This is an experimental structure of RNA (23S rRNA, nucleotides 562 to 1403) from Pyrococcus furiosus, with 842 nucleotides shown. The entry is indexed under archaea, archaeal, ribosomal, 70S, kink-turn, protein synthesis, RNA, RIBOSOME. Released in 2014, the model rests on cryo-EM data to a resolution of 6.6 angstroms. Among the 63 different proteins in the entry, which are not shown, are 30S ribosomal protein S10P, 50S ribosomal protein L37Ae and 50S ribosomal protein L34e. Primary citation: Armache et al., Nucleic Acids Res. (2013), "Promiscuous behaviour of archaeal ribosomal proteins: Implications for eukaryotic ribosome evolution". It holds a match to the Rfam family "Archaeal large subunit ribosomal RNA". Rfam 15.1 lists 2,955 matches to the family in 1,139 species. For this family Rfam cites "Crystal structure of the ribosome at 5.5 A resolution" (Yusupov et al., Science, 2001). The reconstruction used 10,000 particles. The depositors describe the entry as "Promiscuous behavior of proteins in archaeal ribosomes revealed by cryo-EM: implications for evolution of eukaryotic ribosomes".
Context: one part of a larger RNA, bound to proteins that are not shown
RNA sequence: GAUAGGAGGGUGCGGCCCGAAAGGAAUGAGCCUCCCCGAAGGAAACCGCGGCGACGCGGGAGUACGAGGGGAGGGGACCGGGGUUGCACCGUCCGUCUUGAAACACGGGGCAGGGAGUUCGCGGCCGUGGCGAGGUUAAGGGGGUUAAGCCCCGUAGCCGCAGGGAAACCGACAUGCCCGCAGCCGGGCUUAUGCCCGGUGAGGGGCGGGGUGCGAAAGCGCCCGGAGUCACGGCCGCGAGACCCGAAACCGGUCGAUCUAGCCCGGGGCAGGGUGAAGUCCCUCAACCGAGGGAUGGAGGCCCGCUAGGGGUGCUGAUGUGCAGUUCGCUCCCGUGACCCCGGGCUAGGGGUGAAAGGCCAAUCGAGGCCGGAGAUAGCUGGUUCCCGCCGAAUCAUCCCGCAGGAUGGCCUCCCCGGAGGUAGGCGGUGGGGUAGAGCACUGAUUGGAGGUGCAGGGGGCGAAAGCCCCCGGCCUCCUGUCAAACUCCGAACCCACCGCCGCCGUAGAUGGGGGGAGUAGGGUGGCGGUGUAAGCCGUCCACCGAGAGGGGAACAACCCAGACCGGGGUUAAGGCCCCAAAGUGCCGGCUAAGUGUUACUCCAAAGGGUGUCCCGGGCCUUAGACAGCGGGGAGGUAGGCUUAGAAGCAGCCAUCCUUUAAAGAGUGCGUAACAGCUCACCCGUCGAGGUCCGGGGCCCCGAAAAUGGACGGGGCUCAAGCCGGCCGCCGAGACCCCGGCGCACGGACCGAUUGGUCCGUGAUCGGGUAGGCGGGCGUGCCGGUGGCGUAGAAGCCGGGCCGUAAGGUCCGGUGGAGCCGCCGGUAUCGCGGAUCCUGCC
Numbered sequence: 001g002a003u004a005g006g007a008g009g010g011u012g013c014g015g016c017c018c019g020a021a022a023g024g025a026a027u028g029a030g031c032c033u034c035c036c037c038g039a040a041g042g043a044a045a046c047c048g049c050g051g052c053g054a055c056g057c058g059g060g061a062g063u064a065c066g067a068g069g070g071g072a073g074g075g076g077a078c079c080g081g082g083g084u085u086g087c088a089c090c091g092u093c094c095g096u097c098u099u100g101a102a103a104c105a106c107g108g109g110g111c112a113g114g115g116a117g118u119u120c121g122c123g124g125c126c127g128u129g130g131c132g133a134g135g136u137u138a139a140g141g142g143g144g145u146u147a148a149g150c151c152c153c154g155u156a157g158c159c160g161c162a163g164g165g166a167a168a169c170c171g172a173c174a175u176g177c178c179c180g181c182a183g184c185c186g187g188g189c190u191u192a193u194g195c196c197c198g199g200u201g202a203g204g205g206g207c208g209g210g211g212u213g214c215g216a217a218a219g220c221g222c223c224c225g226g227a228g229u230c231a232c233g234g235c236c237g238c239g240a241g242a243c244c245c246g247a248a249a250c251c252g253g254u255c256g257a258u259c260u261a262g263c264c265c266g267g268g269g270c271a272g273g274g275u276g277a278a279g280u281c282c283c284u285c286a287a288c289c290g291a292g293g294g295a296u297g298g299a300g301g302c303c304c305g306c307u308a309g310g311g312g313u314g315c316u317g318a319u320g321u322g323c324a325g326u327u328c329g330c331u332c333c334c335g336u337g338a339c340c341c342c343g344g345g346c347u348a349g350g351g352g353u354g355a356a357a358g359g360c361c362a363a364u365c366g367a368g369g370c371c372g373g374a375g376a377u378a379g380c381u382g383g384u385u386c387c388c389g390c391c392g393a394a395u396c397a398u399c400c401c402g403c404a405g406g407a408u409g410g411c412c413u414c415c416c417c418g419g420a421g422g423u424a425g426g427c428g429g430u431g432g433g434g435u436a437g438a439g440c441a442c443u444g445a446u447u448g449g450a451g452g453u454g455c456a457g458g459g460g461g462c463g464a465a466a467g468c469c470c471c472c473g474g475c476c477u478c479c480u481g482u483c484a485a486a487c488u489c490c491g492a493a494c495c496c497a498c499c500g501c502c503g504c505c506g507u508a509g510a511u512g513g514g515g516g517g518a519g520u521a522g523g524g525u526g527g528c529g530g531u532g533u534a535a536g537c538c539g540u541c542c543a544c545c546g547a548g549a550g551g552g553g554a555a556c557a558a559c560c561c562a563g564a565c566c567g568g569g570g571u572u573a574a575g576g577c578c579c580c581a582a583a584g585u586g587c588c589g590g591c592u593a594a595g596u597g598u599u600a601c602u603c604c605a606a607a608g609g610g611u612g613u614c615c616c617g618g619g620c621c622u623u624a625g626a627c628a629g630c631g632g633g634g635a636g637g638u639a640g641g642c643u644u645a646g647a648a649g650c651a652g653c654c655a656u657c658c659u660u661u662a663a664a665g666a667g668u669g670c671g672u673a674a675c676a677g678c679u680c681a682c683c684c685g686u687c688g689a690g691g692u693c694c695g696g697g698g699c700c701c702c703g704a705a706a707a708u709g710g711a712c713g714g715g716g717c718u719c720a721a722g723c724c725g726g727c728c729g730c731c732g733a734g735a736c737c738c739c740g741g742c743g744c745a746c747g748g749a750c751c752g753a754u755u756g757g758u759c760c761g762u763g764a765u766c767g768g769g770u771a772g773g774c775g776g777g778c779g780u781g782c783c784g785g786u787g788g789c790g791u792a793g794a795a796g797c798c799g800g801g802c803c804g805u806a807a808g809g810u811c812c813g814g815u816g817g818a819g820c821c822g823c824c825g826g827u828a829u830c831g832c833g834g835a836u837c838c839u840g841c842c
Base pairs, nucleotide, nucleotide: 009090010089011088012087013086014085015084016083017082018081023079024078031074032073033072034071035070036069037068041065046059047058048057049056050055094107095106096105109842110841111840112839113838114837119240120239121238122237123236124235125234126233127232128231129230130229131228134159135158136157141153142152163170164169176207177206178205179204183200184199185198186197187196188195210223211222212221213220243383244382246380250373251372252371253370255368261347262346263345264344265343266342268340269339272304273303274302275300279296280295281294282293283292284291285290309334310333311332314330315329317328318327349365351361352360353359386777387776388775389774390773391772396409397408398407399406411519412517413516414515415514416513417512421505422504423503425502426501427500428499429498430497432495433494437490438488439487452476454475458472460470461469522545523544526541527540528539530537531536550561551560552559565741566740567739568738569737570736571735575731576730577729578715579714580713584728586727587726588725589724590723591722597717598716608702609701612699613698614697615696616695617694618693620691632683635659636658637657640654641653642652665680742767743766744763745762746761747760748759749758750757751756778831780828781827782826783825784824785823786822787821788820789819796815797814798813799812800811801810802809803808
Other pairs, nucleotide, nucleotide, family: 009089cWW019080tHS021812cSS022800tWS023078cWW026077tWS028076tWS028077tHS029076tHS029078tSS030075tHS038067tHS039066tHS039738cSS040066tHS040569tSS042062tWS042064tHS043063tWH044061tHH045060tHS052588tHS054727tWS062063cHS093108cWW094834tWS097101tWH098100tHS099522tSS099557cWS101105tHS115835tHS116383tWS116832tHH117384cWH118242tWS132227tWS133160tWS133226tHS135229tSS139154tHS143151cWS144149tHS145147tHS162171tSS165167tHS165168tHS172223tWS173208cWW176225cWH180203tHS181202tWH182201tHS189194cWW209224cWW213219tWW214219cWW215217tHS215218tWS243384cWW245381cWH247377tWH248376tWH250374cWW254369cWW256349tWH257260tWS257261tWS257347tWH257352tWS267341cWW270307cWS270308cWS271305tHS275299tWW276299tHS277298tHS278297tHS286288tHS286289tHS308335tHS312313cHS313331cWW319324cWS322324tHS323327cWS348361tWS349368tHS350367tHS354357tWS388805tWS392771tHS393519tSS393770tWH394410cWS395546tHS400405cWW402405tHS407520tWH411518tWW413773tSS418511cWW419420cHS419509tWS419510tHS420506tSS420509tHS424504tWS431496cWW434435cHS434491tHS435492tWH436491tHS439441tWS440484tWH442487cWS443484cWW443487cWS444484cWS445483cWW446482cWW448480cWW450478tWW451477cWW456474tWS459471cWS462468cWW463467tWS488489cHS523558tSS524543tHS525542cWS529538cWW532534tHS532535tHS545557cSS548563cWH548564tWS550733cSS550734tHS551574tSS554603tWH556602cWW559600tWS561573cSS572733tWH574732tHS576583tWS581583cWS582731cSS592594cWS592720tWH594718tWH596720tWW601602cWS606704tHH607703tHS610700cWW619692cWW622625cSS622690cWW626630tWH626631cWW632682cWW632685cWS633634tWS633662tWS633681tWH637638cWW638666cWH642647tWS643651tWS644646tHS646673tSS648674cHS649667cSS649669cWH650671tWW655666tWS660664tWW667668cHS668679cWW669679cWW671672cWH671676tHS672673tHS712715tWH716721tWS720722tHS769770cHS777807tSS779830cWS790818tWS793816tWS793817tSS793818tHS794817tHS794819tSS795816tHS797815cWW802810cWW804806tHS807831cSS833834cHS
C1' cells in the first nucleotide's frame, strides 16, 4: 500500500518503527513555570486634531514585544540520531557536443574489476642548497664492503671569468658627474607608534669618457666599473608512440586455384516422344522436258519434356532475430549439347583469369589473406579519474595553400623588480570635428508656370527670298517653384587631445618594467546602422547570457529586480492585493457594454469607416425663433446655343449672363432617347424652441476567415477582479539591516629543527563561477628511519556511533581467523561515472 501525478530528490514538519553497544543526559532528557538583561526592529486599547476617503499626526512609547544571554524553581526518561512514510515548498537526469540540451542532439541495462599527463635528451623558467672568480667532475682504476652506496683519489671536457667583427683582426670605466629607495645621521612635532623638513646615500636610476664594427667623416649597431658554476624538485616547449583510444591506406616478405575462372589428361551421366534434310529406291504418265504418288534413310550448337542433371523468370509470394550469413514451393529456361560431371594436373596478387559484370581468385576483391613496418599519422570524434581556498577570461586583431588549425598581440592569471604618483568621474580653460538638423552658398542633379526677348535653330508668314518684320520646341538671366547617402553658406547634442582644480586612488608599494602558464565556433535585446519586401546576414556600442543563483514576468538562456560564505532575527525591491496564491470585494473621478480587456513579455493586426459615446474649439443663429414636420412653392428672355434625329433644366460642351421679386439654379433627382408630367433647393408661414454646423481628442464598435482543444496562466469578472488620471494602506527576495560563526587579504605579536600553526586588529568600499592560472589538504602502493599494535582476535567484510566544509579519519556489534598501524622523508604501471570503453558476473 488497490482515488489518485511524475528526473525518482533536497529542505522543513507530522504518523508508525528502534535505540544495549560507539554520543550527551539522573551531578537531571523531551517538557512546565516565574524573573531579568535584550541587536536590528516595533504595536494595540485609549485620547485630541486633521484628511472628501482609503487613512494620517501627537501622546501612549521606542513601551509591550523581540533574535541572543543568566539564575531559580518542578517533573522524572529518553533526546539527538536512524528506517520508512504522509504532509508543505521547490525541483523538466548525468556527461558531452553546443550559441542554446529536460530534449524528438550524441552516449549509457545493472554491477564489479581494469582504465589514460609517462620516459630520455635538449632549451626557456621557477624555488631551494653548496661553493665561489671560478665551479663541476664524466669516463676510470686504486680503496672499503658480503655486495654496494657513501667516503678520498681522476679535473679529460663544459660553462663562467671581455667583447666585437662574416673573416682579417682589434681589444674596454676594480668610478668622473648627478638623482635618490632602504637605512644611517641632524632638527622640529604628537602620549606613543608615527609624521614634516636637511645631509650622507650600498642596491637602483640618468649622463660622460671608453672597446669594436661600418666608417674619408660623421652618426649609429653591439659591448663596457667581477658573478657564476654545479646540484635538487617542478612548470613549460620540441623530438621522439609522447595523456589515452580510435580508419581508411601504403609498403615489404610470405601463403592459397579442396571455393571459384579458364586451360589440359583420363573417365562417366543424360526417361520418352516429335519433326524430318541429304543420301537411296520404285510406280504411273511424257519422245524429252518434267508431272503425281509412295517408300527408305536418318541430320540438327533442333522441338516437346518438372527423366536424371544444369540454370533461376514471375510470384516482387513463403522467410526475412530463417531450415538457410543467400533457403522453400508453384511457375519457368535448358535438358546429345558452345551440355553436365569426377579424379589428376597448370596459372598467384598491379599478377592470374574473364562469352568482359570491374566479375571471380576459400562466409575477405575498383587489386585476396597472413605476418612485419606499426604504438603510421589525422588540424578530426570520444574519453581523460581526490578535495578545498583565491583570482578569473577571450570566442578579437595581423599573418598564414589560411579561416573546423597554428603563431603572434589585446585580454586573463602567477612570481619578481624599481618606487611616487596614477587619473575611470565632474567643472573650467585651450584645442580637434561636418554626424542630427538645416538649406541654396559650391559641386550640382532635377519639377513648374509668368516677365526679360540677350542667342546657337527644327516649323510659318508680306515671304522679290539667309533679306527688311514678326513668328512658334528651345539655349541662359530675374522674382519666384520641387527637393537632392557619396552637396555644403552653416551646424548641434556628442565623442576626443592637454592642462588646472576638485574628487578618487597609492608608500600594507600603486603606476610602470621583466619573467612563467593559457585560452583565436559566440548568442543576444536595445540604440545607431549597411543590405535585404522580410526574417536573416554583416558592423558598431550595449546591459546581459557564456561562465551568475535567488525573486518576478504562467512557464520561458539572455525583460525586470538582484550580483549569493554559514546560521538566525528583521525590513523592503521587482511586482502584486478576487479565488487558485501572500496581500484591498481600496478610495476619488472618468471611460466601457465589446467578456473590449483582465498579455510592457517571445505573447501587444491596418488603411477606411459608424447622427456609438464622453469632452474640449470658433462660427452661424434664436419671436429680425426651419431643427424636424406641415399648408402653399417651384417666374421671364429661353427651346440658351452648339451638338444632333432630338439635347427643348435633365448624352455631352461651353458660356452661366440679364429683368422682375414670397421666391427663381441657363436647374437636385425621377421621368422621354429628346417639348411634357412629379419634385427640389427657396420662401411666407403655422406648432412656439434652444438651435443647426463644421473641426480636434479619448474610448468602444465594423473592417477581422483556419485547420487534434478553444482558452487573459486558469476560473470567472461587466457602478469590476476591467480601462485611463490621481491616491492610500499593505503583501512580497539569498537583496539591505542586524547577532554569532567561518575563510581570504593585509598589519602586529608569538611558536617551530623546515613546511606550517596560534593570538589580536582592520576590511563599507573581501567572499558567484566555465576555460585557465595559483595556493593548501586528503588518499593509495612500496622503501627507509623512528615509534606502535595483534589469536584475551590482524586485515578484509556488513550495519551502527563519533569527527572533518570535504577529500577522508576514527570508535562499536556481527563476521573472519593472520598479519597490521602511526609519524617523518621519499616514490609511482597513485585515486575513477561516461570512452557505440575492455573483460567478468547478473